[PDB]
RNA sequence: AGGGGCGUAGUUCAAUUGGUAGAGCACCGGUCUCCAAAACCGGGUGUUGGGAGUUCGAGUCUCUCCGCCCCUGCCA
Numbered sequence: 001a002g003g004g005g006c007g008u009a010g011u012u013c014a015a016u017u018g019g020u021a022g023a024g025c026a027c028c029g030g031u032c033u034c035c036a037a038a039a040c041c042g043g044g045u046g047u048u049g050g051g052a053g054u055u056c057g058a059g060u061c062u063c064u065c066c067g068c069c070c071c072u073g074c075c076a
Stems, first nucleotide, its partner, number of pairs: 001072007010025004026045001027043005049065005
């Protein structure tokens, strides 16, 4: 330098039926307490790795980058 892989909430994982993003552990407020745990009420909490391309719309199909793994390259 060139091939091929992977990357989604905090964390393991879903929609290979292209129509916003859902599940359990976990966590966050509320009551309560000095502050928690517990109990009860109520909450998705997301740079879908970035940025662009098609599309009326993209996690999904194209590109181009980033980091990581793997296979080859490489004596003025």

The RNA (A-SITE TRNA TRP-TRNA TRP) from Escherichia coli has 76 modelled nucleotides. The 2011 paper behind the entry is "How Mutations in tRNA Distant from the Anticodon Affect the Fidelity of Decoding". Released in 2014, the model rests on X-ray diffraction data to a resolution of 3.1 angstroms. Taxonomically the source falls in Escherichia coli (Bacteria, Pseudomonadati, Pseudomonadota, Escherichia). Crystallisation conditions: 100 MM MES PH 6.3, 60-100 MM KCL, 50 MM SUCROSE, 1% GLYCEROL, 5.2% (W/V) PEG20K. Ions in the entry include zinc. Among the 52 different proteins in the entry, which are not shown, are 50S RIBOSOMAL PROTEIN L30, 50S RIBOSOMAL PROTEIN L10 and 30S RIBOSOMAL PROTEIN S12. Rfam match: tRNA. Its family is annotated with triplet codon-amino acid adaptor activity in the Gene Ontology. Rfam classes the family as a transfer RNA.